[PDB]
Annotation:
Solved structure of RNA (P-site Arg-tRNA) from Escherichia coli K-12, 75 nucleotides shown. The entry also models magnesium, potassium and zinc ions. The work is reported in "Ornithine capture by a translating ribosome controls bacterial polyamine synthesis" (Herrero Del Valle et al., Nat Microbiol, 2020). An Rfam search finds the family "tRNA" in it. Rfam describes the family as follows. Transfer RNA (tRNA) molecules are approximately 80 nucleotides in length. The literature on the family includes a 1993 paper in Trends Biochem Sci by Hou, "The tertiary structure of tRNA and the development of the genetic code". The family is grouped with related families in Rfam's "tRNA clan". The family has 954 seed sequences and 5,335,975 matches in Rfam 15.1. By type it is a transfer RNA.

C1' cells in the first nucleotide's frame, strides 16, 4: 500500500421498528436496614 | 458501623458535508481502532 468491519450513558454491550420515539448491566447519587 | 441487601432516581448515537417533510440508522469524504492479505521472480 489494498481490502472488510466497527465508534452509542462515566466502563462493557443491545437498537437498521429497513427513516420517522435510545435501553441493559455496572458506576454513581438519595433514602432505608446496622 | 462499613459492606451485602431493600426501595427510588440522575446520567447521551466518532468528526464534516449532503439527500430528505424529517437521520442513531442512507450517501461523500476525514479521524481512530481492528481484522485480513502484500505473490513469482
Nucleotide at each position: 500500500g489494498c481490502a472488510u468491519c466497527c465508534g452509542u450513558a462515566g466502563c462493557u454491550c443491545a437498537g437498521c421498528u429497513g427513516g420517522a420515539u435510545a435501553g441493559a448491566g455496572u458506576a454513581c447519587u438519595c433514602g432505608g436496614c446496622u | 458501623c462499613g459492606g451485602a441487601c431493600c426501595g427510588a432516581g440522575c446520567g447521551g448515537c466518532g468528526g464534516a458535508g449532503g439527500u430528505u417533510c424529517g437521520a442513531a440508522u442512507c450517501c461523500u469524504c476525514c479521524c481512530g481502532g481492528a481484522u485480513g492479505c502484500a505473490c513469482c521472480a
The reconstruction used 137,494 particles. The depositors describe the entry as "Cryo-EM structure of an Escherichia coli ribosome-SpeFL complex stalled in response to L-ornithine (Replicate 2)". Method: cryo-EM, resolution 2.7 angstroms. The entry became public in 2020.